[PDB]
RNA sequence: GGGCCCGUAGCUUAGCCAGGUCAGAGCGCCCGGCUCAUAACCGGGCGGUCGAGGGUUCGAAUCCCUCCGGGCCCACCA
Numbered sequence: 001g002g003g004c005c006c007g008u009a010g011c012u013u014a015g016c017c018a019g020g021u022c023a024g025a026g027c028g029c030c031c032g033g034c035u036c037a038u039a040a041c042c043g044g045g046c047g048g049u050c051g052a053g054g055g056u057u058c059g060a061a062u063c064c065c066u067c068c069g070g071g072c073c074c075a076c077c078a
Base pairs, nucleotide, nucleotide: 001074002073003072004071005070007068010027011026012025013024020058029045030044031043032042051067053065054064
C1' cells in the first nucleotide's frame, strides 16, 4: 500500500445472511428466602434501545456508508 475479524445491560452472551413479541439470558449487584443434611436452575428487583455518526424502508441490534476502539493477515519498499 491492500485484505479480514470483532463491539448487544458491570461482566459473559441469544437474536443478527431468511429486518416487523427494539431486546431475551447466566453471572454480578440490591433485596429477601432455605439450612448449622458442602449444597451443580433458591428466589425476586434494578439494569441494555442493541459501539458512534449517517442513509434505505411502513419500519433495523438486524441490509448499505463511514468513524472510534480492540485485534489480525498478505504484499511492497528498504
The RNA with a sequence from Archaeoglobus fulgidus has 78 modelled nucleotides. It holds a match to the Rfam family "tRNA". The family is grouped with related families in Rfam's "tRNA clan". The literature on the family includes a 1993 paper in Trends Biochem Sci by Hou, "The tertiary structure of tRNA and the development of the genetic code". It is annotated as a transfer RNA. Rfam 15.1 lists 5,335,975 matches to the family in 14,413 species. Rfam's curators write: Transfer RNA (tRNA) molecules are approximately 80 nucleotides in length. Their secondary structure includes four short double-helical elements and three loops (D, anti-codon, and T loops). Further hydrogen bonds mediate the characteristic L-shaped molecular structure. tRNAs have two regions of fundamental functional importance: the anti-codon, which is responsible for specific mRNA codon recognition, and the 3' end, to which the tRNAs corresponding amino acid is attached (by aminoacyl-tRNA synthetases). tRNAs cope with the degeneracy of the genetic code in two manners: having more than one tRNA (with a specific anti-codon) for a particular amino acid; and 'wobble' base-pairing, i.e. permitting non-standard base-pairing at the 3rd anti-codon position. The structure was determined by X-ray diffraction at 2.9 angstroms resolution and released in 2011. Taxonomically the source falls in Archaeoglobus (Archaea, Methanobacteriota, Archaeoglobi, Archaeoglobales). Crystals were grown from: 0.085M Tris-HCl pH8.5, 0.17M sodium acetate, 28% PEG 4000, 15% glycerol, VAPOR DIFFUSION, HANGING DROP, temperature 293K. It was solved together with Putative uncharacterized protein. It comes from the structure "Crystal structure of the TiaS-tRNA(Ile2)-ATP complex". The work is reported in "Structural basis of tRNA agmatinylation essential for AUA codon decoding" (Osawa et al., Nat.Struct.Mol.Biol., 2011).